Solved structure of RNA (RNA 16mer with two separated s(2)U), 32 nucleotides shown. Crystallisation conditions: 0.075 M Sodium chloride, 0.002 M Calcium chloride dihydrate, 0.05 M Sodium cacodylate trihydrate pH 6.0, 30% w/v 1,6 Hexanediol, 0.0005 M Spermine. The entry also models calcium ions. The entry is indexed under RNA, Duplexes, UU pairs, 2-thio-U. The PDB entry is titled "16mer self-complementary duplex RNA with two separated s(2)U:s(2)U pairs".
[PDB]
C1' cells in the first nucleotide's frame, strides 16, 4: 500500500 | 435523535 477486523469524525438517502 | 443504507476522511490491530 490491498485486504480482514475494529473504532471515531463528518457526509448521502430513507423509516422511526 | 435512534436505526437501515452508502461514502469520506482519521485512527487500533493482524494477513498479504
Nucleotide at each position: 500500500a490491498g485486504a480482514g477486523u475494529a473504532g471515531a469524525u463528518c457526509u448521502u438517502c430513507u423509516c422511526u
Primary citation: Ding et al., J.Am.Chem.Soc. (2024), "Unusual Base Pair between Two 2-Thiouridines and Its Implication for Nonenzymatic RNA Copying".